[PDB]
RNA sequence: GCCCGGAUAGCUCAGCUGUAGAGCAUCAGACUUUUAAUCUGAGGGUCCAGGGUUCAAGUCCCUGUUCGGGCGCCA
Numbered sequence: 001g002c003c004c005g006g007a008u009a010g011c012u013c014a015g016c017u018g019u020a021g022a023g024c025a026u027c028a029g030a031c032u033u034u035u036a037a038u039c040u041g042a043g044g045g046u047c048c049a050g051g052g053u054u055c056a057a058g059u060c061c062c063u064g065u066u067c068g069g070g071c072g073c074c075a
Stems, first nucleotide, its partner, number of pairs: 001071005007065001010024004018055001026042005048064005
């Protein structure tokens, strides 16, 4: 340098161009002699950044930063 795949509640995964869902974390209830085990809920968003395509975006394109492989190597 090429092909890619990845970045998202505090953390991770999922997701429709027309209101970001779920689990793991926190808190209030029961809960159990009791601990475990379990839901009831409530709060919680990096939708990885910048610009443009956009009426409208993580979701379309460039500018980038890391991670992982498989490649590639005449100053």
Shown are 75 nucleotides from a PDB entry: RNA (E site tRNA) from Homo sapiens.
Taxonomically the source falls in Homo (Eukaryota, Bilateria, Chordata, Amniota).
Rfam match: tRNA. Clan: tRNA clan. Gene Ontology term of the family: triplet codon-amino acid adaptor activity. By type it is a transfer RNA.
Primary citation: Zheng et al., Nat Commun (2025), "Visualizing the translation landscape in human cells at high resolution".
Among the 79 different proteins in the entry, which are not shown, are Ubiquitin-40S ribosomal protein S27a, 40S ribosomal protein S18 and 40S ribosomal protein S13.
Released in 2025, the model rests on electron microscopy data to a resolution of 2.48 angstroms.